An RNA structure (rRNA beta, nucleotides 2 to 605; rRNA alpha, nucleotides 1535 to 1782) from Leishmania donovani, in which 615 nucleotides are resolved.
The entry is indexed under Leishmania, ribosome, aminoglycoside, paromomycin, RIBOSOME-ANTIBIOTIC complex.
Bound small molecules: paromomycin (PAR).
The structure was determined by cryo-electron microscopy at 2.5 angstroms resolution and released in 2017.
Lineage of the source: Eukaryota > Discoba > Metakinetoplastina > Leishmania > Leishmania donovani species complex.
An Rfam search finds the family "Eukaryotic large subunit ribosomal RNA" in it. Its family is annotated with structural constituent of ribosome and ribosome in the Gene Ontology. The family is grouped with related families in Rfam's "LSU clan".
The depositors describe the entry as "Cryo-EM structure of of the large subunit of Leishmania ribosome bound to paromomycin".
The work is reported in "Atomic resolution snapshot of Leishmania ribosome inhibition by the aminoglycoside paromomycin" (Shalev-Benami et al., Nat Commun, 2017).
The reconstruction used 141,028 particles.
Context: one part of a larger RNA, bound to proteins that are not shown
RNA sequence: CCCAACUGCAGACCGUACUCAUCACCGCAUCAGGUCCCCAAGCAUAGAAUGCUCUGGUACAUAGAGAAAGGUACACUCAGGGAAGUCGGCAAAAUAGAUGCGUAAGUUCGCAAGAAGCAUUGGCUCUGAGGGCAA
RNA sequence: AAAUUGCCAACUCAGAACUGCUUACGGCGGGGAAUCCAACUGUAUAAUUAAAACAUAGGUUUGUGAUGCAUCCAAGUGGUGUAUAUCGCAAACUGAUUUCUGCCCAGUGCUCUG
RNA sequence: UGUCAACGUGACGAGAUUCACCGACGCGCGGGUAAACGGCGGGAGUAACUAUGACUCUCUUAAGGUAGCCAAAUGCCUCGUCUUCCAAUUAGAGACGCGCAUGAAUGGAUUAAUGAGAUUCCCUCUGUCCCGAGUUACUAUCUAGCGAAAC
RNA sequence: UGGCGUAGCAAAGAUCUAACGGAGAUAUACUCAACAUGCAACGUUGGAUACUGGAGCGGGGAAGGAUUUCGUGCCAACGGCACUCGUACACGAGUUGUUCGGAAACUGAGCACAACGUUAUAUCGUUUUGUUAGGAAAGUGAAGGUG
RNA sequence: GUCG
RNA sequence: GCCAUAACUGAAAAGGGGCAACAGAGAACCUGGGAUUAUAUUCCAAAAAGAAAUUGCAUGUGGG
Numbered sequence: 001c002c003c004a005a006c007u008g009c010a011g012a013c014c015g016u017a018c019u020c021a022u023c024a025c026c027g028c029a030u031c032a033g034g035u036c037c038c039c040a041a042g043c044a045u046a047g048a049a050u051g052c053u054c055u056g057g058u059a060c061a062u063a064g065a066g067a068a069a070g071g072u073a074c075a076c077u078c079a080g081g082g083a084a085g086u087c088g089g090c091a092a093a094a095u096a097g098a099u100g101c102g103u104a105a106g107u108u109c110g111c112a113a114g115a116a117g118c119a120u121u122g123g124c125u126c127u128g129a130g131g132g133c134a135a
Numbered sequence: 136a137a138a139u140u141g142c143c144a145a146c147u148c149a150g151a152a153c154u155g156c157u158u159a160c161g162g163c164g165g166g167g168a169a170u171c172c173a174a175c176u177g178u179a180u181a182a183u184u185a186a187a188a189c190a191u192a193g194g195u196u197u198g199u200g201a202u203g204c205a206u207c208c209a210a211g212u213g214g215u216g217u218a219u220a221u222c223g224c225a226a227a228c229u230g231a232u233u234u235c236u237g238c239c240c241a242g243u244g245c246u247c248u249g
Numbered sequence: 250u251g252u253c254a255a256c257g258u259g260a261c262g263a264g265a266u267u268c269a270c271c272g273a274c275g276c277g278c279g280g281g282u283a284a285a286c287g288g289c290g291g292g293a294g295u296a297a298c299u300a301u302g303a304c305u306c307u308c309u310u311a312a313g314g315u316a317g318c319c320a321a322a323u324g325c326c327u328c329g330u331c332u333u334c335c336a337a338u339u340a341g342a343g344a345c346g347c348g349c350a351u352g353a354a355u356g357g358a359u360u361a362a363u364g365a366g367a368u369u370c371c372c373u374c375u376g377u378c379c380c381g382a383g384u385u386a387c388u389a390u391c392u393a394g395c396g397a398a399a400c
Numbered sequence: 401u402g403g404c405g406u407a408g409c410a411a412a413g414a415u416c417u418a419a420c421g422g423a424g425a426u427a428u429a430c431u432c433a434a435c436a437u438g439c440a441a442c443g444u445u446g447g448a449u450a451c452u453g454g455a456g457c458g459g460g461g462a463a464g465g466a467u468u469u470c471g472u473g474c475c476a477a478c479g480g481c482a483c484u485c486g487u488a489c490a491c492g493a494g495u496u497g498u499u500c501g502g503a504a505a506c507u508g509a510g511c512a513c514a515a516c517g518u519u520a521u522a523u524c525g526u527u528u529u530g531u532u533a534g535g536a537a538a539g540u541g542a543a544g545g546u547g
Numbered sequence: 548g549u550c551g
Numbered sequence: 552g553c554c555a556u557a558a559c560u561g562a563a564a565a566g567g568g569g570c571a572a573c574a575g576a577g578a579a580c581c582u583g584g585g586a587u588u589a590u591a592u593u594c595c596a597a598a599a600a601g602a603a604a605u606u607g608c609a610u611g612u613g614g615g
Stems, first nucleotide, its partner, number of pairs: 001615004007609005013502003018465002025034002036461004041053004056452004062393003070388004075384004080379002084377001089374001097121005106111001108231001122154002125151006131143002134140002165372007172364002177189002193229007204216002207213001233358003237289003242286002244282004249278004257270004290308005317351001318348001329345005394409002400402001415448007469493005478486002498604002506575001510570002513567001515526003544559001546557001581601002583595002
Other pairs, nucleotide, nucleotide, family: 005611cWW006610cWH012503cWW016497tWH017466tHS017468cWH018024tWS020462tHS020463tHS021035tWH021463tWW022411tWW023487tHS027031tWS036574tWS045047tHS045049tHS047049cHS048455tHS053453tHS054454tWH055456tWW062481tWS069389tHS078376tWS079376cWH079380cWW082374tHS082375tHS082377cHS083089tHS083091cWW083375tWH085377cSS086088tHS093374cSS095164tHS102116tHS103115tHS104113tHH105112tHS106361cSS107110tWS108110cHS124152tWW133141cWH156159tWS172187cSS174361tWS175191tHS192230tHS194284tWS200220tSS201219tWW203217tWW206214cWS209522tWW209524tWS210518cSS210524tWS211517cHS229354cSS231360tHS235353tWS236354cWH239311cSS240285tWH249250tHS249277tWW253274tWS254272tHS255272tHS256271cWW261266cWH262265tHS283286cHS288312tSS295302tWS296301tWH302303cHS302304tHS309313tWS310312tHS314315cHS314352tWS315353tWH316352tHS316357tWS320327cWH321323tHS324325cHS324326tWS334340tWW335337tHS349350cWS353356cSS376380cWS387410cSS396405tHS396407tHS397406tWH398404tHH399403tHS405406cHS414449tWS422424tHS422484cWS424440tWS425427tHS427438cHS451457tWS467494tWS467495tWW474488cWW475478tHS475486tWH477488cWS493589tWS494495cWH497592cSS498579tWS502573cWS507572tWH509571tHS512527tWS513527tHS514527tHS514532tWS514537cWS518522tWH530531cSS530566tWS532537tWH541562tHS542561tHS545558cWW548555cWW549554cWW550553cWW572575tHS579604cSS580602cWW586591tHS587589tHS596597cHS
């Protein structure tokens, strides 16, 4: 002087609470508005649809009593008729999943097409198919 | 002819008797014949208009070879299309395909020879 | 090369001032260009029944609208006329075009697919209607607390 | 000030019960047993009933806020009803890093200091197409000599 | 001046 | 004849500084806790509840 495995010592600065929203931000306000990201259970079902439930959360948004008329509804029915209503089928009704069959004119041959139009679907007890790895 | 003996998971479809229907959660196209307009998906008047408007691909035209074209710019050895180079960049029009796009250069624009 | 400025040139005059000459783009003059902006006529007569007008004559233009399309989202008259649709249709579709004032990248014509586009009919469908009734939740309504505004 | 104790305080299903707490009760002039003369409303725990339904009235972050966090007292005013509750009010606390995030210490779209030019005027321009400035902006040091 |  | 530590000479390096990303680049720590009224991959001390990773500098042992 170089290096290995170990040892000895030291490892400075700033942020860090709480929120991130049907109360913490913005709309004059604890405003049904808006506001980027991550984690994301069970059953039905094609399912981040939709309905319900264990965990977590909540019962907070002025309440009570209660058959007027009139309203407003993410509420319903209505005999016979069936758009006669109306500017106008506006609003509602209707159609509906899946599987098997079937499907016209036109066409840029790709479609039109879920054209149209028919039929089947429950529950139960069985029977068939559709496979693996061990000698 | 391991072409067969053992053991076992996870589901899906088809068929069959038997039995019931009060047609019974949620969720989920109504359909057909033509006419107008725009080809299409898309954009678009925040707070009354989403349209037939605008865009679009496609079609055409024009200017331009850098000592340039269009153009910013108060100014400079300044700036953009241009990290480019005519299959490019800039300025217009029309608006998918199909089928076509006729005549008019006197007017008014542009443009060319001087 | 008509005309057009400054500069430049020359001259008169004591000089300023004048005058004369030269003087480029640009308009003038000639071309080209409409997928530049745009535009694309009016009379009068004529066929052996009538009508009609292939035909002719005349005037005028830069050229006189071609292929098409159409009462079209473009047609005044106009609810055009004809046919369809209905019992009945100023609507619809198909036509005919004597196009007030259609017409070809100011694009014409056409189109399958597509559209929260505009329109019409048919089926199903129904409280839209005939013609209304009845039920629900929330209000209104009554109380407790609280408590405004427009005017 | 009339309107006027009026219009209203109707989305987001919903509360019920007992025991405690609290001034908020079970509050009465007689000759009254109680109902018919103290109503309504609050918090906590238990229990019942629901709801949100994992694109949650779940659990953490950015931006924004900046003590709203937490305990304890407390109810004047505020929380459009109520309150004994509170993100209210008063008082006392609470944020701990060699490794987490940033910086030290990257480059990107870009910015524009120096230099240069411009401008009556710098408060203007150029300043990443590999890169400033008519433009001597390297202060680092291979190899060797000295001891 | 220093380490093989 | 290899190093290493101090002061003269001079090969070789064109293209001045600094910003801009708490979602890109980069980045050595993970559990358990009876450790809070409130903070924690941050607090826990000899059996650190403990187990590590990493940077700087230094001794000693050993090797060239």